This is an experimental structure of RNA (mRNA with 27 nt long spacer), together with DNA, with 66 nucleotides shown. The structure was determined by electron microscopy at 7 A resolution and released in 2020. Among the 55 different proteins in the entry, which are not shown, are DNA-directed RNA polymerase subunit beta, 50S ribosomal protein L33 and 50S ribosomal protein L32. Primary citation: Wang et al., Science (2020), "Structural basis of transcription-translation coupling". The PDB entry is titled "Escherichia coli transcription-translation complex C1 (TTC-C1) containing a 27 nt long mRNA spacer, NusG, and fMet-tRNAs at P-site and E-site".
[PDB]
Context: bound to proteins that are not shown
RNA sequence: UUGAUUUGGUGAGAGG
DNA sequence: CCCTGTCTGGCGTCCTCTCACCTATGA
DNA sequence: TCATATTA
DNA sequence: TTACGCCAGACAGGG
Numbered sequence: 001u002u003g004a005u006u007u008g009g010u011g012a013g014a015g016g
Numbered sequence: 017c018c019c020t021g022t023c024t025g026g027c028g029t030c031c032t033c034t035c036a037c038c039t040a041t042g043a
Numbered sequence: 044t045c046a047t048a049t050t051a
Numbered sequence: 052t053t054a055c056g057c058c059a060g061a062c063a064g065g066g
Stems, first nucleotide, its partner, number of pairs: 010036007017066012040047004
């Protein structure tokens, strides 16, 4: 040199 | 001065999945 | 739009 | 706005 955004944080509910 | 209520801080289970919701101001 | 800065 | 429950740890009060 051939591409991109949730984690961040809250609340609620659920599984084993 | 040694007991003593009283107050202040510091804990409180691991792993996973789904959804929504996010500072006001302002000449 | 671009700085102003924390309560019933 | 408040509505945990111990459990240590430090502190002013008093016989």